The RNA (E-site tRNA) from Escherichia coli has 65 modelled nucleotides. The source organism's lineage runs through Bacteria, Pseudomonadota, Gammaproteobacteria, Enterobacterales and Escherichia. The sample was in a buffer at pH 7.4. Among the 52 different proteins in the entry, which are not shown, are 50S ribosomal protein L21, 50S ribosomal protein L19 and 50S ribosomal protein L3. It holds a match to the Rfam family "tRNA". Its family is annotated with triplet codon-amino acid adaptor activity in the Gene Ontology. The PDB entry is titled "Molecular model of the cryo-EM structure of 70S ribosome in complex with peptide deformylase and trigger factor". Released in 2021, the model rests on cryo-electron microscopy data to a resolution of 3.4 angstroms.

């Protein structure tokens, strides 16, 4: 760093 | 559901 | 793709 | 008699 | 304490 | 308003 | 066609990853 991901 | 929530 | 189900405390009746 |  | 309803 | 929301 | 459930659609939050 966005993504994962809880409903 | 005051609370967590299982569909 | 037709729903808010359990316990927890709560309110009664038992019971003690 | 919780 | 337990048990049966009532809620929620 | 089972977390909000429109087709 | 109704949806705690799909499509459209934010918010919360932890575990782990330049």
């Nucleotide at each position: 760093g966005g993504g994962u991901g809880a409903u | 559901a005051g609370c967590u929530c299982a569909g | 793709g037709g729903g808010a189900g359990a316990g927890c405390a709560c309110c009664u009746c038992c019971c003690u | 008699a919780c | 304490a337990g048990g049966a309803g009532g809620g929620g | 308003u089972c977390g909000g929301c429109g087709g | 066609c109704g949806a705690u459930c799909c499509c459209g659609u934010c918010a919360u939050c932890a575990c782990c990853c330049a």